Entry title: tRNA-dihydrouridine synthase from Thermus thermophilus in complex with tRNA. This is an experimental structure of RNA (tRNA) from Thermus thermophilus, with 73 nucleotides shown. It was solved by X-ray diffraction to 3.51 angstroms. It holds a match to the Rfam family "tRNA". By type it is a transfer RNA. Rfam describes the family as follows. Transfer RNA (tRNA) molecules are approximately 80 nucleotides in length. Crystallisation conditions: Tris-HCl, ammonium sulfate, glycerol, pH 7-8, vapor diffusion, sitting drop, temperature 293K. The entry also contains tRNA-dihydrouridine synthase, not shown here.

RNA sequence: GCCGAGGUAGCUCAGUUGGUAGAGCAUGCGACUGAAAAUCGCAGUGUCGGCGGUUCGAUUCCGCCCCUCGGCA
Numbered sequence: 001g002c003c004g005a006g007g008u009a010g011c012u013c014a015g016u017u018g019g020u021a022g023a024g025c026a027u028g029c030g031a032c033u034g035a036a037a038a039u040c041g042c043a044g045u046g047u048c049g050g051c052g053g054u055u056c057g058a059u060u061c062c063g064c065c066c067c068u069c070g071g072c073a
Stems, first nucleotide, its partner, number of pairs: 001072001004069001006067001008015001012023002028042003051063002
Other pairs, nucleotide, nucleotide, family: 002071cWW003070cWW003071cWS007066cWS008014tWH008046cSS009010cHS009022tWS009023tHH010025cWW011024cWW015048tWW015059tWS018055tWS027043cWW031039cWW032038tWW033037tWH049065cWW049066cWS050064cWW053061cWW055057tHS058060tSS058061tWW
């Protein structure tokens, strides 16, 4: 400095081509063979990175800004 490819729950992440946003692991409480292992339920919370652009309205598309990344320079 040109660029690959990304910012969503704490966490690793899905979302296929604008229309009632959620999986997993892990927190917390709970049921049970007797505490206890194994086993299972319950709930959780979202400025879908901030700024404008279209639109009835966009996590979704445009431009801008913007943090960690990887090869090239």